[PDB]
The depositors describe the entry as "Non-specific dsRNA recognition by wildtype H7N1 RNA-binding domain". This is an experimental structure of RNA, with 38 nucleotides shown. It was solved by X-ray diffraction to 2.3 angstroms. The entry is indexed under INFLUENZA A VIRUS, RNA BINDING DOMAIN, RNA-PROTEIN COMPLEX, VIRAL PROTEIN. The entry also contains Non-structural protein 1, not shown here.
Context: bound to proteins that are not shown
Formats: sequence, structure tokens, C1' cells
RNA sequence: AGACAGCAUUAUGCUGUCU
RNA sequence: AGACAGCAUUAUGCUGUCU
Repeated sequence: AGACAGCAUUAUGCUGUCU
Repeated sequence: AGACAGCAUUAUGCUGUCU
């Protein structure tokens, strides 16, 4: 420097479940 | 309308493996 995956926080869009 | 979990995209900060 690059490839790949993830975690946290953020914003936006959405899916499901329950009430 | 709310609660919860998630998926996508965005931004920021990290973690890991490989080259």
C1' cells in the first nucleotide's frame, strides 16, 4: 500500500415479529 | 403509532487474517 471479513458509532432506506 | 431484532447504503473510529 492493497485484498477480505467483522465490531462500534452515525445517517438514510427497508424487512420481519410482537403490541 | 410504539417496542425489539435484522438487512441494505452512507460516514467516522477501530479489530482481525492474508499479500

Ions in the entry include sulfate and nitrate. The work is reported in "Structure and Sequence Determinants Governing the Interactions of RNAs with Influenza A Virus Non-Structural Protein NS1" (Wacquiez et al., Viruses, 2020).